[PDB]
Context: one part of a larger RNA, bound to proteins that are not shown
RNA sequence: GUGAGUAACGACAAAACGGGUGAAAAACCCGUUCGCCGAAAGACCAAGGGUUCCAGUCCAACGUUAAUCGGGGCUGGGUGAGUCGACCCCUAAGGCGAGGCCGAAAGGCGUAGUCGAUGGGAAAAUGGUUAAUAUUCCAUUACUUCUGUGUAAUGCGAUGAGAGGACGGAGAAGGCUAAAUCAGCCUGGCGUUGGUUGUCCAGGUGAAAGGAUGUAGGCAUGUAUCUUAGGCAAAUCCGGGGUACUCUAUGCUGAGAUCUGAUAGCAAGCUGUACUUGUACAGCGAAGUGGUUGAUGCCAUGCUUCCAGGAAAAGUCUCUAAGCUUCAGUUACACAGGAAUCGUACCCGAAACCGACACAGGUGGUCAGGUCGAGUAGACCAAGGCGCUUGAGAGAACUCUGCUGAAGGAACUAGGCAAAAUGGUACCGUAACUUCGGGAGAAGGUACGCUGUUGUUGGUGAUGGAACUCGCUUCCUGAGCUGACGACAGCCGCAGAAACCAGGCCGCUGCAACUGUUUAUUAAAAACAUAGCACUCUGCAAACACGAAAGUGGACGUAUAGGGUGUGAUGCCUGCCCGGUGCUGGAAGGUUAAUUGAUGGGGUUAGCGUAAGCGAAGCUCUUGAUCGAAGCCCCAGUAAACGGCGGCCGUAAC
RNA sequence: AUAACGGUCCUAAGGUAGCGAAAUUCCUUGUCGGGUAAGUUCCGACCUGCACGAAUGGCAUAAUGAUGGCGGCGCUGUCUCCAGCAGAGGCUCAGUGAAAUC
Numbered sequence: 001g002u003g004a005g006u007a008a009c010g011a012c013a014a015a016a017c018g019g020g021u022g023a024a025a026a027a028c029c030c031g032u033u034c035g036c037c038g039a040a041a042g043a044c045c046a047a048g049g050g051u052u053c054c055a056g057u058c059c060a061a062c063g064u065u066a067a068u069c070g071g072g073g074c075u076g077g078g079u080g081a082g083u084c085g086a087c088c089c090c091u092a093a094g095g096c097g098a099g100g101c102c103g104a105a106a107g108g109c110g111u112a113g114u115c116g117a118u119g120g121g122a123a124a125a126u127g128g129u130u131a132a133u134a135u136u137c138c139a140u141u142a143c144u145u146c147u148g149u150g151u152a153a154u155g156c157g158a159u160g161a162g163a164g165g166a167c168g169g170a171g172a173a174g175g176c177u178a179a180a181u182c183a184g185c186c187u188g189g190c191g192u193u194g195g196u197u198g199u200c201c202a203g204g205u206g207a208a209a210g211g212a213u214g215u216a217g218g219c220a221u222g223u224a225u226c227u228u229a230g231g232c233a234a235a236u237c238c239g240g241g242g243u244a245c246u247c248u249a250u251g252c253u254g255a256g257a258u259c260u261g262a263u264a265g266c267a268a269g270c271u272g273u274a275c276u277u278g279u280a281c282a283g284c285g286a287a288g289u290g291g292u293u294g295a296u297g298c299c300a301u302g303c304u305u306c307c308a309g310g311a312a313a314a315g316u317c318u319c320u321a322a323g324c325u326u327c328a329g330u331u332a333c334a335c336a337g338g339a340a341u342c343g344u345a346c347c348c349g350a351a352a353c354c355g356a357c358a359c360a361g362g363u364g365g366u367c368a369g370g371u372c373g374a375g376u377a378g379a380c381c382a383a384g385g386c387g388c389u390u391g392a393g394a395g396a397a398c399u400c401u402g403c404u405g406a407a408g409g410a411a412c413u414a415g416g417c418a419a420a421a422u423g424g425u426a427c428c429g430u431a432a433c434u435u436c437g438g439g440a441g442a443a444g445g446u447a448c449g450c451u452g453u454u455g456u457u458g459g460u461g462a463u464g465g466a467a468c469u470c471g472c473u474u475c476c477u478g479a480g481c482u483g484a485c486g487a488c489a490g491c492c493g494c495a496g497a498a499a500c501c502a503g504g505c506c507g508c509u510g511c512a513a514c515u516g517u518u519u520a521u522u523a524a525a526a527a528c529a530u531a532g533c534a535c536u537c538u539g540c541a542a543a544c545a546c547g548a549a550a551g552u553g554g555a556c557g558u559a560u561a562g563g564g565u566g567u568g569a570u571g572c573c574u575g576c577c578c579g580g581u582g583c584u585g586g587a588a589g590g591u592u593a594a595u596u597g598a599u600g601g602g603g604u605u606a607g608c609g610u611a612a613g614c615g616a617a618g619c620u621c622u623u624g625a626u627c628g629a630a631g632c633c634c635c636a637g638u639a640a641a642c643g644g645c646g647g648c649c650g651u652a653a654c
Numbered sequence: 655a656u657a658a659c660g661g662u663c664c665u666a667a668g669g670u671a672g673c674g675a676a677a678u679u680c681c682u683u684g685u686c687g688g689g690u691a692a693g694u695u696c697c698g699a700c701c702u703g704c705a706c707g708a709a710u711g712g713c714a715u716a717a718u719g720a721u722g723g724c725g726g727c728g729c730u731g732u733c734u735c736c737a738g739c740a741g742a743g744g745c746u747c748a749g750u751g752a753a754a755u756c
Base pairs, nucleotide, nucleotide: 001756008750009749015033016032017031018030019029020028034387035386036385037384042367043366044365045364048347049346052345053077054076055075056074057073058072062070063069082143083142084343085342088121089120090119094115095114096113100109101108102107124141125140126139127138128137144339145338146337147336148335149334150333151332152331153330154329155324156323160319161318162317163316168306169305170304171303174299175298176297179293180292181291182290183289184205185204186203187202188201189200190198210260211259212258217253218252219251220250223244224243227240228239230238231237256472307310353362354361369381370380371379372378390748391747392746393745398743399742400741401740402739403738404737405736407734408733411732416729424448425447426446427445428444433438435569449491450490451489452488453487454486455485456484457483458482459481460480464476465475466474467473492496504727505726506725507724508723509722510721511719512718516528517527532567533566534565535564536563537562538561544553545552546551570714571713572712573711575645576644577643580642581641582638583637584636585635586634589633590632591631600622601621602620603619604618607614608613646663647662648661649660650659672706673703685699686698687697688696
Other pairs, nucleotide, nucleotide, family: 002755cWW003754tHS004753tHH005006cHS005751tWS006752tWH007751tHS010357tWW012388tWW014034tWS014387cSS021025tWH022068cWS026390tWS027065tWH036041tWS038040cHS038383tHS039296cWW040042cHS046348tHS051079tWW054131cSS059070tWH061072tWS067389tWW071351tHS077132tSS081344tWH082123tWS086341cWW091117tWH091312cSS093116tHS097112tHS098111tWH099110tHS102549cSS117119tHS119311tWS122144cSS124135tSS125208cSS129134tWH155328tWS155329tSS157321tHS158320tWH164315tHS165314tHS166313tHH172302cWW173300tWW177295tWH178294tHS206264cWW207288cHH208262tHH209261tHS215255tWH216254tHS221249tWS222247tHS222248cWS226241cWW228230cWH264287tWH265286tHH267285tWS268283tHS270282cWS272280tWS273279cWW274278cWS277278cWS287288cSS291480tSS307309tHS308310tSS324327tWS346352tWS348349cSS349364tWH350363tWH355359tWS373377tHS397744tHS406735cWW409730tHS409732tHS410416tHS410418cWW410730tWH413415tHS420729cSS422503tHS423502cSS429443tHS430442tHS431440tHH432439tHS434437tWS435715cHS438716tSS461478tSS461479tHS462478tHS468471tWS470471cHS478479cHS513717tWS518525tWH519524tWH531568tHS533640tWS538542cSS539558tSS540557tWW540559tHH542555tHH543554tHS543562tWS547550tHS567709cSS569715tHS573708tWS574709cWH577666cSS578641tWH579643tHS587633cWW588589cHS592629tWH592630tHS594628tHS595627cWW596626cWW597624tWS597625tHS598624tHS599623cWW605617tWW609612tHS614615cWS639642cHS644667tSS647657cWH652656tWS653702tWS655680tWH664668tWW665667tHS669670cHS669707tWS670708tWH671707tHS675682cWW676678tHS679681cHS684700cWW689693tWS689695cWW690692tHS693695tWS708711cSS731735cWS
């Protein structure tokens, strides 16, 4: 190049119009309407990524279309800490490791130690400000820790001791606060259309950290009854299991609340400059008033119960030693100074992290309002976010997702697959079978709406009465607000659980007892596991496993313990066989390796040998006596050890 | 397709309880009864079990199971037999612009 100017232009939500800039506007900007999320599609941390953050300027490339727009190009800015985090001090799992042990080398393990958070350790709150930072800057008020001291008191005081740090699961109940809502009070309004001067409508009614004694309560106390192997014997007392006109002598604290912080500040309309923008003047001004619901927060590291029995170290508080007490040291007050370094922008259920993408996927923790509602479910909303980067028409077959449907109602199909159907609260009622717990929400029925007349009710206490070590104390009729249970009358519709949400049920039968696990990406099951059972091995330096060794686990355990193998709740049980193989115990009769080397023969020199022959002895080659364990052959036991539980014929004759 | 009976042969011994056409049976859709108008599936029996059997456990078992098989109620577009409607594509216009194959 062909396919071909063909497919496609990427979840849950939707857009329309007017104006501006600009060469060009469906997508940019502003405005007027509409729609969606709202336990998130909102607001933040950790990890991860490094400038995507802010401003000016540009549209060649990037953006699934154009672009004046951008997380795109160029240029310039932006991160402010004693209290936030990191750094720092301490340690877990684990890593490294002086000496040391082991090993051909490289190297492995490991003691004293040293690193290593996901854990423990000091400290800040409220308002304002930039285009971009704020618990960092500014204003006000706070807190922690070191150094230099000036003084009063003064025994301090570690590798020492004690305490603490310091911890499990589950369960409710109570006293409260934060939040939400209704009344009251303060401002503004009298409604494009019937009414709306009124119990009418809308907005507001706001302040922390830190300080002082503190209440209900805690810890060390104290008094008395019941009990005590403790106080040499002994006791009701000291201590303990628990109590009390809990007289409470005391010291340390102490949820909530009171006072200070806090006669400050924004705000409505105001005195006022009016450049008509809106600034200085600026508001006895609200002083933050009272009922209901009520926590996922505080008391609370509280209380009760259970077995599966629930980190370490440092920081921290008292008492001592080596040591010395005016000093040396420590405590108390006053002042001064210091608190270094690194991070701080932006993105987070994402267009910036992991997926090749501006990908319908994945990603730990925190907050989370209103009306109903058991609820963080569900429907519609608040604060806050968006309309998700191709559009405009038409309304053929066919494809996907939904709604309805005459008569029949599984006749469809491998199979009621898929759809349809049931669905809430209270009450009535409920079979076989059971291991007595179940089955069971068995099956199946009745009532739910609004108005009026009312009846039982609790919770909270406005005022008051009574008691009193009068204090934030205890009982009593309760004005108001709230949740529950009803009765009788009426009213409306086809339908009263009104929408959303929200079990289909029954009769036989195989398998697995049950809860659980499995082939990430075609198999979730009768497969694996399981409590229970049985066999077998292991006497501790255990059997067993890892490692080449050192060594480590088993186990800082000890046969009621540890390993291996099979079976698989529970009920009733679990017949015959030791021939084969395995395992265990024997007899040691047969055979047998390594080790040893009496004999026998050969080769060569040497002694005898005119020749032959032994070829003495010596060196050398070969053979091989005897001795010589297991194992095997053999004999017994063992099957919840691996295993087996018959043929040939007759007649019977399915 | 029976050690169920008379034999015979060998072996270590020839299957106790229980179950049985089964997650096991070739013949086979074995035979009888129930269920249906009609049942190769299902439930209960019988049993000459080609080729069940007692911790590679046997027979049962209440409860449990997104477990296998069979039968009903209601319900229905599963079907007789499909019809209409709503949304998203398909189709036309503007912009961008692939693939395997050859």
An RNA structure (23s ribosomal RNA, nucleotides 1257 to 2013) from Acinetobacter baumannii AB0057, in which 756 nucleotides are resolved. Rfam match: Bacterial large subunit ribosomal RNA. For this family Rfam cites "Crystal structure of the ribosome at 5.5 A resolution" (Yusupov et al., Science, 2001). The structure was determined by cryo-EM at 2.82 A resolution and released in 2020. Keywords: Ribosome, Acinetobacter baumannii. Entry title: Cryo-EM structure of the Acinetobacter baumannii Ribosome: 70S with E-site tRNA.